[PDB]
Context: one part of a larger RNA, bound to proteins that are not shown
């Protein structure tokens, strides 16, 4: 999606109209309800996922507009200072030393030496008067030196000098002022002008700065772009990620979990090779020492010794312990196998080269094995027989060897990277949670076994420690089977209905029951199980009845039946936490609940057509629904019982409460076509009366009918058959026994009795009464009969339709008269009052539904529809 669309216990993708097995059910409508059709509405907003978007944070990554600082151009003029020439440069200070007491001193075992080196007349600095650098002419071989140094350096020759003033230079390269023509004034006047814009003259500031260009530095969530792993018994927080060894691992091999245990991310120049040679600890024994054991001796010890590093496998060929030499801890290569998804990884005789130790066959391509890293790309080293630009280098590629970081999320996103969304979207998913359903029952209720104790003795009266064994399937989890193109969350209101593991009623054993009572226990589910405070509150605490204030189950019953108090969505606010964006769930206020009922089902109500002739009425009852409750007061008796307080059973008597029923005679409510009062306002020309409209204007009564809160009425009853339990009799078993056959007695629970519905009870009943055709196998017929109906007045009925009074031979409704009940005292006249008014005619008048009694009025004349008692046996 079609659809002739039932219920129940089950099955089943674990919640069925459609599947099993049953139990019900005559076709076909109408008014009503909302329990399901995991109803309808909307490709779940909750949760998780995508190497999926946005948005906002910020000491995530990387970037940037822009701000900051510089250099340079645009960019000129003279001064002042100082580096390139500032030249070459020079000393004194004070020194125990050089040598005669010298400048911080730097390059300096050396140079100047006919380019004049110490001291006498005499100078450069000048003194604590000895004379150091340094000058030449009488005179003349040095004076020195990082070091040698009564010293701490340290003045030979040379930066060369602080302490030095110190000439001015082709020029040129920094500081600081002054200057002006560049330039710049959102600056003053002054014309263009009509104009403050702008352009121009003229005075003023400021001025080679600012601005502007390009180049560089630093700051830079103000902006942007773009990250922020995965595994995960949901997800996050925790934890982990490669590698080795064992157990799981099921006797080849291989084998998972957020499964159990425990290393690695080296170490060795001997802890490598090869020749030699050696052998365990621990026991005791017994002895200076004595730790009783150190160390020494003697003997078993069987590797429990020890083996650089963990376990496993191995090991006296030693693979453990030592000594000599020595570096095979070489170099190209390897038939062949093992592993293995690839990428790796792993052993290998043996050949050639040249070697080390043995005395020599030989053994040696790293250590008892088995962990001790990581690929490409990129960059650096150092050889090359290679290659390349016309050519020939250079400086690049390749090919060999070798390093460099980190990739540890350890097959490495390119070796660049964190957080909030409660404003959020989209794409998907029951693959994956939050509620319900399901398995399971750790827990959770319930309930037994065992008896030690407790109970004065007396485990079981009663209570049950340590320990064991079940049931439920209402808690708190544990699984992730249905639902994520939607299975409403809590609590509460309405409305039930199921179980019994019984609150109260009943019946009953036992008692540490004297009676009144209590207390456990056993049958037993009929029925009935309260109103408030504070509470969102499930829950819980309390006031106060009560007989009693039971436990649970139905998608934690019920939102297509109803709130919306909770929580949770936007706002906000307080602690607290976070640098922050926000978060917590910890608190506060405030905050939109949708649906015309198609199928089942349900309450009611009708039409068809059936029941072996049709018809009216009155009925039997297989079945079915209801109903089922309980107290108090008087007597039995202040009797039993009981020291005494107290105080029954058993039976008998009256009235409640609550719950269902029927009714309006009383009490009351209502009462919109009944009756008085009364307020404003139009209006009938005016008074007066009257109608409109003010909620029915308001108000105070009220008849029928409708009703409670009012008035009756009912349940507690009796028979029969049973549970528990008391019993008689009585054998299996000469006894005993409530039992095995028999006979009894036993509850509000069972049926019966009471109400109500009820032959669609297809089994379809039954009794009175009524009708029957003119043809004509009385089939088929026009007829027609009893009856019914259409139509029409109507209510004790009624959504409609049915029901029911009535239809001219008539009271069915109306109208009329006339009551009843209700209002209360009409109008017009009189009369008193001064007028509002008030008396008398007068229980007046008026009067819906309520009665009676009257054919004025209308139900009218009619017309349809309806049968012909089978067949077959038996009896008669």
């Nucleotide at each position: 999606a079609u659809a002739g669309u039932a219920c129940c216990u089950g099955u089943g993708a674990a919640g069925a109209u459609g599947c099993a097995g049953g139990u019900u059910a005559c076709c076909c409508g109408c008014g009503a309800c909302a329990g399901g059709a995991c109803g309808g509405a909307a490709a779940g907003a909750c949760c998780c996922c995508g190497u999926g978007g946005a948005g906002c944070u910020u000491u995530a990554c990387u970037g940037u507009a822009g701000c900051c600082u510089g250099a340079u151009a645009u960019u000129g003029a003279a001064a002042u200072u100082c580096g390139g020439c500032a030249c070459a440069g020079c000393u004194u200070g004070u020194a125990c030393a050089g040598g005669a007491u010298a400048g911080g001193u730097a390059g300096g075992a050396g140079c100047c030496u006919u380019u004049g080196a110490a001291a006498c007349g005499u100078g450069a600095g000048c003194g604590c008067u000895a004379g150091c650098u340094u000058a030449c002419g009488u005179g003349g071989a040095g004076g020195c030196g990082c070091u040698g140094g009564u010293g701490g350096g340290a003045u030979a020759c040379u930066a060369c000098c602080c302490u030095a003033g110190c000439u001015g230079u082709g020029u040129u390269g920094g500081c600081u002022u002054u200057c002006u023509a560049a330039c710049c004034c959102g600056c003053a006047c002054c014309a263009c002008u009509u104009a403050u814009c702008g352009u121009g003259g003229u005075g003023g500031g400021a001025g080679a700065c600012a601005g502007u260009g390009u180049c560089a530095g630093g700051c830079g969530g103000g902006c942007a772009g773009u990250u922020u792993g995965a595994c995960u018994g949901g997800g996050g927080c925790g934890g982990u990620c490669g590698c080795c060894u064992c157990c799981u691992a099921a006797a080849a091999g291989g084998u998972a979990a957020c499964g159990g245990a425990g290393g690695c991310g080296c170490u060795c120049a001997a802890a490598g090779g090869u020749u030699c040679c050696c052998u365990c600890a621990g026991a005791a024994u017994g002895g200076u020492u004595g730790g009783a054991a150190a160390u020494c001796a003697u003997u078993c010890a069987u590797a429990g010794a020890g083996u650089g590093u963990a376990a496993a496998g191995g090991c006296a060929u030693a693979a453990g312990g030592g000594a000599g030499c020595u570096u095979g801890a070489c170099u190209g290569c390897g038939a062949g196998a093992c592993c293995u998804a690839c990428a790796a990884g792993u052993c290998g005789a043996g050949c050639a080269g040249g070697g080390u130790c043995g005395a020599a066959a030989g053994a040696c391509g790293g250590a008892c094995u088995u962990a001790g890293u990581g690929a490409u790309c990129c960059g650096g080293u150092g050889g090359u027989u290679c290659c390349g630009c016309a050519u020939g280098g250079a400086a690049g590629g390749g090919c060999c060897a070798u390093c460099g970081c980190u990739c540890a999320a350890c097959g490495g996103a390119u070796a660049a990277a964190a957080g909030c969304u409660a404003c959020c979207c989209c794409g998907g998913g029951g693959a994956u949670a939050a509620c319900a359903g399901g398995c399971u029952u750790a827990u959770c209720u319930c309930c037994c076994c065992c008896a030690a104790g407790a109970g004065u003795u007396c485990a079981c009266a009663u209570c049950g420690a340590c320990g064991g064994g079940g049931a439920g399937g209402u808690u708190u989890g544990g699984c992730a089977c249905c639902u994520c193109g939607a299975u409403g969350u809590c609590g509460g209101c309405u409305c039930a209905u199921c179980g019994c593991a019984u609150c109260c009623u009943g019946g009953g054993g036992c008692u540490g029951u004297a009676g009144u009572c209590g207390g456990u226990c056993c049958c037993a589910a009929g029925g009935g199980u309260u109103g408030g405070g504070c509470u969102g509150u499930u829950c819980g605490c309390c006031c106060a009845u009560u007989a009693a204030a039971g436990c649970g189950g139905u998608a934690c019953g019920c939102g297509a039946g109803c709130u919306g108090g909770g929580u949770u969505c936007a706002g906000a606010a307080c602690g607290u936490c976070g640098u922050g964006a926000g978060a917590c769930a910890g608190u506060u206020c405030g905050g939109u609940c949708c649906c015309u009922a198609u199928c089942c089902g349900u309450c009611g109500u009708g039409g068809g057509c059936g029941u072996a002739g049709g018809a009216a009425a009155u009925u039997u009852g297989a079945g079915a629904g209801g109903a089922g409750c309980u107290g108090u007061c008087c007597u039995u008796a202040g009797u039993a019982c009981g020291a005494g307080a107290g105080g029954a059973c058993c039976g008998g008597g009256a009235u409640g409460g609550a719950c269902a029923u029927a009714c309006c005679u009383c009490u009351g409510g209502u009462g919109u076509a009944c009756c008085a009062g009364u307020u404003g306002u139009c209006g009938u020309g005016c008074c007066a009366a009257c109608g409109g409209c003010a909620u029915a204007g308001c108000u105070g009564g009220g008849u029928a009918g409708c009703u409670a809160u009012g008035u009756g009425u009912g349940g507690a009853c009796g028979g029969g058959a049973u549970a528990a339990g008391u019993g008689c009799u009585g054998a299996a078993a000469g006894c005993a026994u409530c039992u095995a056959a028999g006979c009894a007695u036993g509850a509000a629970g069972c049926c019966c009795c009471c109400c109500u519905c009820a032959a669609g009870a297809u089994g379809a009943g039954a009794u009175u009464u009524c009708c029957c055709a003119a043809c004509u196998u009385c089939g088929g017929u026009u007829a027609u009969a009893a009856g019914a109906u259409c139509c029409c007045u109507c209510a004790a009925a009624g959504a409609u339709g049915a029901u029911g009074a009535g239809g001219u031979u008539a009271a069915u409704a109306g109208g009329u008269u006339c009551g009843a009940g209700g209002u209360g005292g009409a109008a017009g006249c009189a009369u008193g009052g001064u007028g509002a008014c008030a008396u008398g005619u007068g229980g007046a008048g008026c009067u819906g539904a309520c009665g009676a009694a009257u054919a004025c009025u209308a139900a009218u004349c009619g017309a349809u529809c309806g049968a012909a008692g089978a067949c077959u046996u038996a009896a008669u």
Overview:
An RNA structure (23S ribosomal RNA, nucleotides 2045 to 2920) from Staphylococcus aureus, in which 876 nucleotides are resolved. Entry title: Erythromycin Resistant Staphylococcus aureus 50S ribosome (delta R88 A89 uL22) in complex with erythromycin. Released in 2019, the model rests on electron microscopy data to a resolution of 2.3 A. It holds a match to the Rfam family "Bacterial large subunit ribosomal RNA". Halfon et al. published it in Sci Rep in 2019: "Exit tunnel modulation as resistance mechanism of S. aureus erythromycin resistant mutant". The reconstruction used 378,309 particles.